[PDB]
Context: bound to proteins that are not shown
C1' cells in the first nucleotide's frame, strides 16, 4: 500500500397497438430427497420427522501422603511386616464435559449502562494453628425380608463430629463492650528440618446472582388490563436490592408510542440471497438461555432446586413368594417406530483438554481417530501423439454423395491414480531412572529448581510421502436440441399415444410425442422435486401508484397525532465534529504464510455501518423568552344569492261533488279490447271541496360542506364577497379514532290522500310474454315525530398553501375618467408541461410543500365468519380455500348498427358476431356447522402426597450444663400453613367428528330463453323496494360511462 469493481432481461391478454397487470422462465443457494449413473482422493457434513418408545454395552470417578483395615495379589521375616489393595469411614469431583430445542414473545437474547452481592479450586498479604471430649461405619453376633431393602446388640479409627481456650484491621454496637475458628499427614536426619494440608481476616482473579434503558415475530376480526395489583410504613426473609413475603395505610399502576389476549418462535455471532437498501434464515462452529419420562418439591453443597442424585404424585415398562419392589439414551453406539430422508452396538486415551492424586497413575463414548454414505466443496484420473477419409450406422428414397470422423484400427509413446512390493517423515510435549550444580538445612540427607546422561511412550497405522514393478492396461455418464435457450434430421404415430416451466405441440408428410442418427450442455456426476432470495420498481425507505386500468371516505367539524410565517436572544435535545470506552473468537473482506495445488488451515489488518461517555460547534430543527405582521382572525360600511327553519298566502291545473245546458258516445292503441256512458257519460258553463306542485322569469344563472335548494310575503337564522381603514398577534394547516349532516327507496307511530304509481286485477301482443302497450289500482309519493345511512352520494379528480405563457365569455362587487382598471365566483378553448392514450392545462391531471384516505392480477366477494350499529330491511369493518392465465384501460384498422348525413361498438372465422342467467353436466373445488367425544389451558369450590416453615401435650435422648435427681438442646410422633395430583361446576381453545346447511372457478355441440354489447331494437347503469323459470321486469331518485336531435 490493500481491505471503497456496483445494478442485463425474456415469454404470455390483441386482427394489430401502446399501457396496466398478473402468471411463467433464465441465476444463486441447501443438513436436502428421488431417478439414471458412478473411478480415486482431500476437507467438511450426516434424524430437518416422534421433546416417540427404548433391549445390550459403555458415557464419573479418584485419593492408602486423612482413617481403621486386610477381601485379594505379590514380596520380606519366620505375622498388615512391606509393595499394594476389595468393602467401609473421610476428602474432592459428580453443578464440568456431553445432549436436545420441548417451553420461552420476555423471567430469555442482543447492545449499553448500573449497585445492593456471594464466589470451591488458583493467587497476594497478615496472623493463628493450644487443649480436651463423646461417637460411628466397617467388623463381630443375632434377626426381619421373595427381593429391594433393612432391624437389634456389641466393638473401633480419623483431616469425621462436638465443646473448651485463644480473638481482630472480623461480626453486632453511637460507644463501652459483647461475640465467633482451626487438622493433621508425608520425606529425611546429627526431637530438628523440609514439603503439604487446616483456621481467620482483607485483597486479586474467575464464576455467578441482581437492576435499568433501547432493541427483539404475526394477529386490533384480541381494547381495555391489573388487588400483592401500584406505591408507602413496619416486621420477616435473601449472599444481595426488591411486594421477595406479611400486617397495616394510600388508591394507585399499565394501555392506540398497542396494554391484555391469542397464534407462532429458543436468542445472538452469523448463514443464504441481493448492486445496495432489504428479504429469508438461525443446521454445523462459538457465546447466552431453557429442558432432562410428566407434574411437584426440596436436600446436600462454594455452586443445583441437579441428564446417568433424593423424595412424592402420575402414566408407561419390568420383577414378585402378589405383601411389595425396579426403571427413565434429548451422553456414545444401537434397536423398534415415524418419515422423501440422515451412519458403526468401531479404536485409543498417543495428542489437546477435564476429574482425583505429592506423584506415579487411574478415570474420561470429552476428544483424537477409524467405519458407513457422491451429501457438499476442492483436486485428479479414466490416457498422449500420430494416423485417410475403412467397415458398420445414419441421411441422400437430390443416389453423385454427405456425415459419424483422426473418430476407430494401425503405429509410436506415457504410467498419474487404482493394484503389487520395498522404504518411510510428522503429529512427542513429556514422564521414568540416574547424575551435577545451586537453593534449603545441624546435615553433604530429604525436598525443590536448572542443566546433563541413559532407556523408553502413536489409537490413527499396512500413516503422509518416496522408490520400484507390470501394462493402456482397472475407470463415463446424465440432461437437452419449436421459442424463451446452446443444439436438426429421418422413421414410427395420426389431437391417439404422449409431451409440457410458460407460450404451446399432436387431427398424415410433427426440427415439440416415441425410437434412431447427428448435435448442444454439463461431467463422476447429471437431471427432477422441495425450499429461500433474485429477476419483482409485483408493498416501491433507497424505489410505485389512485380522472377512465385496482385505488380519493358521500360531506363536514374536530380531540390525539403529524407539520408550522418572520426577527432577536438564550438553550444545546435533535444534528455535526473530535476523542475515549466498548462492539468475544470464528465468519466475510484485504495483504501474507502452510498443506505438491485447490478446497482446507492459518499470521496480521480492515471491518463490525452500532451503543455509551466526554469535550466542542450552533446553520438548520426542537425548547424557553421577548418580539414582528405578510398567515389566520375581529370590527366598521355595503352588495348579490332557489342557503336553512317557521308561519302565512296567491294564481293555474287535475280529480271529485252539486247544479244548468245538452245527447250518444267517450276513452284508448300499431290495431284492439278491457273501462266509462241513456240511473244521461264525454263536451260546455256556474259553484263548492280537497290535495300536491309552483308555467313564464330561467340562463352551462345563483346559493350551499356535500346531499341539495325555485310562486309571493313576513318572521327567525347561516355563510360568501368588496371598499377603505382600524384592531389581535402565528391564535395556523391537516386530521386515525370521534361527532354530526347525508338523494331516493325502506321501516315505526299517527295524520293526509288530488295527481302519479311498485305490488296487484283485467285487456292485449306473442312461440311463450310472469314484460314492454292499454284500463284500472294498493303501498308509497305529502305532513309530524322517530329510525335507516345507502346511490354513477360523480368532476368517477381528498383538504390546505405557493408558483407557472394566453384567448373568448358569463356572473357579482368596486375604483377612476361609454372608456380605463382592480377583486370574488364561474363556462369554454388552448400554450408550456404532464399523460398509456384520451385528455388536463392558473378552477391542472403542470411545478412543489403539509397532512389524511386508499390500491397491489381476474373471478370467488364487498361474500363468509366475528364484532359494532339497526325494529326490520340491512349497513359497516372484512378474509380464505379454490379456480383461471388472464381480467383490464386508451387508442388503431376493419366489419357491423332496427345510428346520422361521420358516429356508437363488449364484434375481429368480424352480427350467421358476442355474451347473460336458471336448471343440468364434465374437470377440479369446498365453506359454515350445532352437538359429540379427545387433549390442553383459564376460572370457582373441594382436595391435600412429599417437602419446607410454624406449633407441640405424648414418646425418646452420646457430646453441653448439673447440686448427679435432672436441666438445656435434639430426634420421633402428632398437628397447622403453603402446595402437585385429583374431584366437581364452568369458560376458552384447537384435533377429530358432525344434526344439517351453503355452494365456487373454468369448459369447443346440454337445455330454456335473448338480458347486455349498435339507439342491441323498452338507452344503459347505480342505490332501494316489490314481483317473476331464468337471464331479469316494474316503481322512486341519481349518473352519462347516451345514440339521435333534420
Ligand atoms: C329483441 O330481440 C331481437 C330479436 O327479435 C331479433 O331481432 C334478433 O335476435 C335481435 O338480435 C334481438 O335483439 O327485440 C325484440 C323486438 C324483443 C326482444 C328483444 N329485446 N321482442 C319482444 N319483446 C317481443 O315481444 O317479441
Nucleotide at each position: 500500500a490493500a481491505a471503497u469493481u456496483g445494478a442485463a432481461g425474456a415469454g404470455u391478454u390483441u386482427g394489430a397497438u401502446c399501457a396496466u397487470g398478473g402468471c411463467u422462465c433464465a441465476g444463486a443457494u441447501u443438513g436436502a430427497a428421488c431417478g439414471c449413473u458412478g473411478g480415486c482422493g482431500g476437507c467438511a457434513g450426516g434424524c430437518c420427522u416422534a421433546a416417540c418408545a427404548c433391549a445390550u454395552g459403555c458415557a464419573a470417578g479418584u485419593c492408602g501422603a486423612a482413617c481403621g483395615g486386610u477381601a485379594a495379589c505379590a514380596g520380606g521375616a519366620a505375622u498388615g511386616c512391606u509393595g499394594a489393595c476389595g468393602a467401609g469411614u473421610g476428602g474432592c469431583g459428580g453443578a464440568c464435559g456431553g445432549g436436545u430445542g420441548a417451553g420461552u414473545a420476555a423471567u430469555g437474547u442482543c447492545u449499553g449502562g448500573g449497585a445492593a452481592a456471594c464466589u470451591g479450586c488458583c493467587u497476594g498479604a497478615u496472623g493463628g494453628a493450644g487443649g480436651g471430649g463423646g461417637a460411628u461405619a466397617a467388623c463381630u453376633a443375632c434377626u426381619g425380608g421373595a427381593a429391594a431393602c433393612g432391624g437389634u446388640a456389641g466393638c473401633u479409627a480419623a483431616u469425621a463430629c462436638c465443646g473448651c481456650a485463644u480473638a481482630a484491621c472480623g461480626u453486632c454496637g453511637c460507644a463501652a463492650g459483647a461475640c465467633c475458628a482451626a487438622a493433621g499427614a508425608g520425606g529425611g536426619g546429627g526431637c530438628c528440618u523440609c514439603u503439604u494440608g487446616c483456621c481467620a481476616u482483607c485483597g486479586g482473579a474467575u464464576g455467578u446472582g441482581c437492576c435499568c434503558a433501547g432493541a427483539u415475530g404475526g394477529g386490533a376480526u384480541u381494547a381495555g388490563c391489573u388487588a400483592g395489583u401500584a406505591g408507602g410504613u413496619g416486621g420477616g426473609g435473601u449472599a444481595a436490592c426488591g411486594g421477595c413475603u406479611c400486617a397495616c395505610c394510600u388508591a394507585g399502576g399499565c394501555g392506540a408510542c398497542g396494554a391484555u389476549c391469542c397464534c407462532u418462535a429458543g436468542c445472538u455471532g452469523g448463514u443464504c440471497u441481493g448492486a445496495g437498501a432489504g428479504g429469508a434464515u438461525g443446521a454445523c462452529c462459538a457465546g447466552c438461555c431453557a429442558c432432562a419420562c410428566u407434574g411437584g418439591a426440596a436436600c446436600u453443597g462454594a455452586g443445583a432446586c441437579a441428564c446417568g442424585g433424593u423424595c412424592c404424585a402420575g402414566a408407561c415398562u419390568c420383577c414378585u413368594a402378589c405383601g411389595g419392589g425396579a426403571g427413565g439414551c434429548a451422553g456414545c453406539a444401537g434397536u423398534g417406530g415415524g418419515g422423501a430422508a440422515u451412519a458403526u452396538u468401531g479404536c485409543a486415551c498417543a495428542a489437546u483438554g477435564g476429574g482425583c492424586g505429592c506423584a506415579a497413575g487411574c478415570c474420561u463414548g470429552a476428544u483424537g481417530c477409524a467405519g458407513c454414505c457422491a451429501u457438499g466443496c476442492c483436486g485428479c484420473g479414466u490416457g498422449u501423439a500420430u494416423g485417410a477419409a475403412g467397415a458398420a450406422g445414419c441421411c441422400c428414397u437430390u443416389c453423385g454423395g454427405g456425415u459419424u470422423g483422426u473418430a476407430a484400427a494401425g503405429u509410436a509413446c506415457u504410467u498419474u491414480c487404482a493394484g503389487c512390493g520395498g522404504g518411510g517423515a510428522g503429529g512427542a510435549a513429556g514422564g521414568g531412572a540416574g547424575u551435577a550444580a545451586a537453593g534449603u538445612u545441624a546435615a553433604u540427607a530429604c525436598c525443590u529448581u536448572u542443566g546433563c546422561u541413559c532407556a523408553u511412550u502413536g489409537a490413527c497405522g499396512u500413516u503422509a510421502c518416496c522408490c520400484g514393478c507390470a501394462g493402456a492396461a482397472g475407470a463415463a455418464g446424465c440432461a437437452c436440441c419449436g421459442g424463451c435457450u446452446a443444439a436438426c434430421u429421418c422413421c414410427g404415430u395420426g389431437c391417439c399415444a404422449g409431451c409440457a416451466g410458460c407460450c404451446g405441440c399432436g387431427g398424415u408428410a410433427a426440427u415439440a410425442c416415441g425410437g434412431a442418427g447427428g448435435g448442444u450442455g454439463c461431467a463422476a456426476g447429471c437431471g427432477u422435486u422441495a425450499a429461500u432470495c433474485g429477476g419483482a420498481a409485483u408493498u416501491a425507505c433507497u424505489g410505485g401508484g389512485c380522472g377512465u386500468a385496482a385505488a380519493g371516505c358521500g360531506c363536514a367539524c374536530g380531540c390525539a397525532g403529524g407539520c408550522g410565517g418572520u426577527u432577536u436572544g438564550u438553550u444545546a435535545a435533535g444534528u455535526c465534529a473530535g476523542a475515549u470506552g466498548u462492539g468475544a473468537a470464528a465468519u466475510c473482506c484485504c495483504c501474507g504464510g502452510g498443506c505438491u495445488c485447490a478446497a482446507c488451515c492459518u499470521g496480521g489488518g480492515a471491518a463490525c455501518u452500532g451503543c455509551a461517555u466526554c469535550u466542542g460547534a450552533u446553520a438548520c430543527u426542537g425548547g424557553c423568552a421577548a418580539g414582528c405582521u405578510u398567515g389566520a382572525g375581529u370590527c366598521u360600511c355595503g352588495u348579490a344569492g332557489a342557503g336553512g327553519g317557521g308561519g302565512g298566502u296567491a294564481g293555474a291545473a287535475u280529480u271529485c261533488c252539486a247544479g244548468g245546458u245538452g245527447u250518444a258516445g267517450c276513452g284508448g292503441u300499431g290495431a284492439a279490447a278491457u273501462g266509462c256512458g241513456u240511473a244521461g257519460a264525454g263536451a260546455u258553463c256556474u259553484g263548492g271541496a280537497g290535495g300536491a306542485a309552483u308555467a313564464c322569469c330561467g340562463g352551462u344563472g345563483g346559493c350551499g360542506a356535500a346531499g341539495g335548494c325555485g310562486g309571493c310575503c313576513c318572521c327567525c337564522u347561516g355563510g360568501a364577497c368588496g371598499a377603505a381603514g382600524a384592531c389581535u398577534g402565528a391564535c395556523g394547516c391537516u386530521c386515525a379514532g370521534g361527532u354530526g349532516c347525508g338523494a331516493a327507496a325502506g321501516c315505526g307511530u299517527g295524520g293526509g290522500g288530488a295527481g302519479c304509481a311498485a305490488a296487484c286485477a283485467g285487456g292485449a301482443u306473442u312461440a311463450g310474454a310472469u314484460a314492454c302497450c292499454c284500463u284500472g289500482g294498493u303501498a308509497g309519493u305529502c305532513c309530524a315525530c322517530g329510525c335507516c345511512g345507502u346511490a354513477a352520494a360523480c368532476g368517477a379528480u381528498g383538504u390546505c398553501g405557493a408558483c407557472u405563457u394566453g384567448g373568448a365569455g358569463g356572473u357579482u362587487g368596486u375604483g377612476c375618467c361609454g372608456g380605463c382598471g382592480u377583486g370574488g365566483c364561474u363556462u369554454c378553448c388552448g400554450g408550456a408541461g404532464c399523460u398509456a392514450a384520451c385528455g388536463c392545462g392558473u378552477u391542472a391531471a403542470g411545478u412543489c410543500g403539509a397532512c389524511c384516505g386508499c390500491c397491489u392480477g381476474g373471478g370467488g366477494a364487498g361474500u363468509a365468519c366475528g364484532g359494532c350499529c339497526g325494529c326490520a330491511a340491512g349497513g359497516u369493518u372484512a378474509a380464505a380455500a379454490c379456480u383461471c392465465a388472464a381480467a383490464u384501460g386508451a387508442a388503431u384498422u376493419g366489419a357491423c348498427g332496427g345510428g346520422g348525413g361521420u358516429u356508437g361498438u363488449a364484434c375481429a372465422c368480424a352480427c350467421c358476431g358476442c355474451c347473460c342467467g336458471u336448471c343440468a353436466c364434465a374437470c377440479c373445488a369446498u365453506g359454515g356447522g350445532a352437538g359429540u367425544g379427545g387433549g390442553u389451558u383459564g376460572c370457582a369450590a373441594a382436595a391435600g402426597a412429599a417437602g419446607u416453615a410454624g406449633g407441640u401435650a405424648g414418646c425418646u435422648u452420646a457430646a453441653c450444663c448439673u447440686u448427679c435427681g435432672g436441666g438445656a438442646g435434639g430426634g420421633c410422633g402428632c398437628u397447622u400453613a403453603c402446595c402437585a395430583c385429583u374431584u366437581u361446576g364452568u369458560g376458552a381453545u384447537u384435533c377429530a367428528u358432525g344434526a344439517c346447511u351453503g355452494g365456487g372457478g373454468u369448459g369447443a355441440a346440454g337445455u330454456c330463453g335473448u338480458a347486455a354489447c349498435a339507439a342491441g331494437g323498452u338507452a344503459a347503469c347505480c342505490g332501494u323496494a316489490g314481483g317473476g323459470g331464468a337471464a331479469c321486469c316494474u316503481g322512486c331518485g341519481g349518473u352519462u360511462g347516451g345514440a339521435u336531435c333534420a

The RNA (16S rRNA) from Escherichia coli has 1046 modelled nucleotides. The PDB entry is titled "Structure of E. coli 30S-IF1-IF3-mRNA-Kasugamycin complex". Released in 2025, the model rests on electron microscopy data to a resolution of 2.4 A. The entry has 14 different proteins, among them Translation initiation factor IF-1, Small ribosomal subunit protein bS18 and Small ribosomal subunit protein uS5. The sample was in a buffer at pH 7.5. Rfam match: Bacterial small subunit ribosomal RNA. Gene Ontology terms of the family: structural constituent of ribosome and ribosome.